[PDB]
RNA sequence: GCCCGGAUGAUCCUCAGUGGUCUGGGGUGCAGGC
RNA sequence: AAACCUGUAGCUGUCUAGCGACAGAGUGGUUCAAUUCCACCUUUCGGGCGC
Numbered sequence: 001g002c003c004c005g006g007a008u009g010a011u012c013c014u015c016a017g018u019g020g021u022c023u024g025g026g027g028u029g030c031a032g033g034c
Numbered sequence: 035a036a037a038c039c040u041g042u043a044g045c046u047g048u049c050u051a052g053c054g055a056c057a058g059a060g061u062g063g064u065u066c067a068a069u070u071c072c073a074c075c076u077u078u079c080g081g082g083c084g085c
Stems, first nucleotide, its partner, number of pairs: 001083007009075001012027006020066001028043005045058005060074004
Other pairs, nucleotide, nucleotide, family: 008076cWW018069tWW019065tWS033038cWS044059cWW050052tHS050053tHS064068tWH065067tHS068071tHS
C1' cells in the first nucleotide's frame, strides 16, 4: 500500500440497550434542595 | 460535607455591534418514522499479502 472482519464520525463524559422520537448504568461541571 | 436528591450541559459554519437568528450530526439510501437497518467514506483495531 491492497484485500478481508469489526468497530468509528458531530448533542458533558463514558458504558450498555433500542427502528417509534431515544433510553439508563456509572461518572464530570454548573445549579439548587436536605 | 462525604454522601445524597432535583435540574441542567457541548461543537461548527453563516448572519449580527450585540443578544441572538438561520442551519448542520460522516456522505447517501430504505421506511410514515433511522442513534437503531443498508452502501460508501473518515478514523481505528484485527487478520492476511512482503522488491
Keywords: Selenocysteine synthesis, tRNA-binding, Protein biosynthesis, TRANSFERASE, Transferase-RNA complex. Shown are 85 nucleotides from a PDB entry: RNA with a sequence from Homo sapiens. The entry also contains O-phosphoseryl-tRNA(Sec) selenium transferase, not shown here. An Rfam search finds the family "Selenocysteine transfer RNA" in it. Rfam 15.1 lists 4,211 matches to the family in 3,344 species. It comes from the structure "High-resolution crystal structure of the human selenomethionine-derived SepSecS-tRNASec complex". Puppala et al. published it in Nucleic Acids Res. in 2023: "Structural basis for the tRNA-dependent activation of the terminal complex of selenocysteine synthesis in humans". Crystallisation conditions: 5.0 mg/mL of human SeMet-SepSecS-tRNASec (with a 2-fold molar excess of SepSecS) was crystallized in in 0.28-0.3 M ammonium acetate, 19.8% (v/v) MPD, and 0.1 M sodium citrate titrated with 0.057 M HCl to a pH of 5.5. The structure was determined by X-ray crystallography at 2.07 angstroms resolution and released in 2023.